Notes
Method: X-ray crystallography, resolution 2.49 angstroms. The entry became public in 2017. This is an experimental structure of RNA (double-stranded RNA), with 30 nucleotides shown. Crystals were grown from: 0.2 M ammonium acetate, 0.1 M trisodium citrate, pH 5.5, 14% PEG400. The entry is indexed under terminal uridyltransferase, TUTase, TRANSFERASE-RNA complex. It comes from the structure "Structure of human TUT7 catalytic module (CM) in complex with dsRNA". The entry also contains Terminal uridylyltransferase 7, not shown here.

RNA sequence: GCGAAGCGCUUCGCU
RNA sequence: GCGAAGCGCUUCGCU
Numbered sequence: 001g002c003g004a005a006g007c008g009c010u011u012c013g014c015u
Numbered sequence: 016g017c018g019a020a021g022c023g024c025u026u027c028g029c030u
Stems, first nucleotide, its partner, number of pairs: 001029014
Other pairs, nucleotide, nucleotide, family: none
C1' cells in the first nucleotide's frame, strides 16, 4: 500500500 | 429513518 468483517465517526442525498 | 461515498480503530488476511 491492498482485501474482509465488526464497532464507532463524518460528508452528500431524499417532495 | 433510508440510500450512497468517505475517515477512525480493532480483529483476521497479503509469500